About this RNA: The RNA has 18 modelled nucleotides. The entry is indexed under ribonucleic acid, duplex, tandem mismatch, purine, RNA.
RNA sequence: GGCAAGCCU
RNA sequence: GGCAAGCCU
Numbered sequence: 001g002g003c004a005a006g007c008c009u
Numbered sequence: 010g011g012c013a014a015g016c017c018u
Base pairs, nucleotide, nucleotide: 001017002016003015006012007011008010
Other pairs, nucleotide, nucleotide, family: 004014tHS005013tHS
C1' cells in the first nucleotide's frame, strides 16, 4: 500500500 | 459511504 470474515450506515 | 477479526504486501 492492497484485500477481507464480520459490523455500522 | 465508513470501520474491521484476519490475510497478502